Solved structure of RNA (Core ENE hairpin from KSHV PAN RNA; oligo(A)9 RNA), 49 nucleotides shown. The depositors describe the entry as "Crystal structure of the ENE, a viral RNA stability element, in complex with A9 RNA". Crystals were grown from: 17% MPD, 0.09 M magnesium acetate, 0.05 M MES, pH 5.6, VAPOR DIFFUSION, SITTING DROP, temperature 293K. The structure was determined by X-ray diffraction at 2.5 A resolution and released in 2010. The 2010 paper behind the entry is "Poly(A) tail recognition by a viral RNA element through assembly of a triple helix".
[PDB]
């Protein structure tokens, strides 16, 4: 490098305040694509 | 109490 498995971060979504900015919260899902096992 | 991007429902 590849594939699986699980995580982090963001964004968009979606509920909430709000006209945006700003901001709490939700559970999936992607890899031009992070981290970590495993696995070749 | 290691480590860690970015997009979309």
């Nucleotide at each position: 490098g590849g594939c699986u498995g699980g995580g982090u971060u963001u964004u968009u979504c979606c509920u909430u305040c709000g006209a945006a900015a700003g901001a709490a919260g939700g559970u999936u899902u992607u890899u031009a694509u992070c981290c970590c096992a495993g696995u070749c | 109490a290691a480590a860690a991007a970015a997009a979309a429902a």